[PDB]
Context: bound to proteins that are not shown
RNA sequence: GCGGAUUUAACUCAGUUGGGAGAGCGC
RNA sequence: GGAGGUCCUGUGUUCGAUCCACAGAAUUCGCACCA
Numbered sequence: 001g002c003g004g005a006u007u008u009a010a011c012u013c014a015g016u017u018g019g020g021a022g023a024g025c026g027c
Numbered sequence: 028g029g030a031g032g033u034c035c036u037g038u039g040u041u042c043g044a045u046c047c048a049c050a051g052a053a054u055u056c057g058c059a060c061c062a
Stems, first nucleotide, its partner, number of pairs: 001058007011024001013022001035051005
Other pairs, nucleotide, nucleotide, family: 008014tWH008032cSS009010cHS010025cWW012023cWW014021tWS015034tWW016045tWW018041tWS019020cWS022032tWH026030cWW027029cWW040044tWH
C1' cells in the first nucleotide's frame, strides 16, 4: 500500500442462499 | 414446566431478511514495500 476472514440468550457452540431460529451448560 | 437474542450497526431492494445489496464498527490473518 493492497487482500481476505470473523462478529447468533448468561455461557457455549450449532444452523438456512430471506418465511422468523436452536441443542450442551447456566436462574 | 416454563424464561432469556435488535442473529455487530446503519441504509436500501423486495409483499417480507439473521442469511441479499450498500455503507460502517469491533476482533483478526496474510501478502507487498521500507530491506
The PDB entry is titled "Karyopherin nuclear state". An RNA structure, in which 62 nucleotides are resolved. Crystallisation conditions: 100mM Bis-Tris, pH5.5, 20% PEG3350, 180mM sodium acetate at 18 degrees, VAPOR DIFFUSION, HANGING DROP, temperature 298K. Primary citation: Cook et al., Nature (2009), "Structures of the tRNA export factor in the nuclear and cytosolic states". Protein in the same entry: Exportin-T and GTP-binding nuclear protein GSP1/CNR1. Method: X-ray diffraction, resolution 3.2 A. The entry became public in 2009.